The depositors describe the entry as "Solution structure of the p2b hairpin from human telomerase RNA". Shown are 30 nucleotides from a PDB entry: RNA (telomerase RNA p2b hairpin). The entry is an ensemble of 18 models. The 2003 paper behind the entry is "Mutations linked to dyskeratosis congenita cause changes in the structural equilibrium in telomerase RNA". Sample source: This sequence occurs naturally in Homo sapiens (human). The structure was determined by solution NMR and released in 2003.
[PDB]
RNA sequence: GGGCUGUUUUUCUCGCUGACUUUCAGCCCC
Repeated sequence: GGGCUGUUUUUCUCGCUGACUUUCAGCCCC
């Protein structure tokens, strides 16, 4: 500089909890 991920939520299911979305923002290299 700036990015990553995170952090919690409701709905729809899978037949066994996935897609989605949601609250605030931490870590981190440089």